An RNA structure, together with DNA, in which 36 nucleotides are resolved. Sample source: synthetic oligonucleotide.

Context: bound to proteins that are not shown
RNA sequence: AAGACCAGGC
DNA sequence: AGTACTTACGCCTGGTCAT
DNA sequence: AAGTACT
Repeated sequence: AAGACCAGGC
């Protein structure tokens, strides 16, 4: 620094 | 009549784990 | 899952 998830905001 | 094929809101903020 | 279109 990139990728998967999960929670969440309108 | 059966099978296959491409799709699916916009944007934005967190924290977590690992080949 | 659905809906369409293609085989």

Kettenberger et al. published it in Mol.Cell in 2004: "Complete RNA Polymerase II Elongation Complex Structure and Its Interactions with NTP and TFIIS".